[PDB]
RNA sequence: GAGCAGCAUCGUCGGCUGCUCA
Numbered sequence: 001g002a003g004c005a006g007c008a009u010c011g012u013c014g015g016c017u018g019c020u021c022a
Stems, first nucleotide, its partner, number of pairs: 001021006
Other pairs, nucleotide, nucleotide, family: 007014cWW009011tHS014015cHS
C1' cells in the first nucleotide's frame, strides 16, 4: 500500500462489523 462479505427490503441511498498479502 490493496481486496471481499454481511446487516433492513415491495422497494431504494448511506456511516456500521470481521478477515488476508506483498
Primary citation: Bouchard and Legault, Biochemistry (2014), "Structural insights into substrate recognition by the neurospora varkud satellite ribozyme: importance of u-turns at the kissing-loop junction". An RNA structure with a sequence from Neurospora, in which 22 nucleotides are resolved. The entry is an ensemble of 21 models. The entry is indexed under Neurospora VS ribozyme, kissing-loop interaction, substrate recognition, U-turn, NMR structural studies, RNA. Released in 2014, the model rests on solution-state NMR data.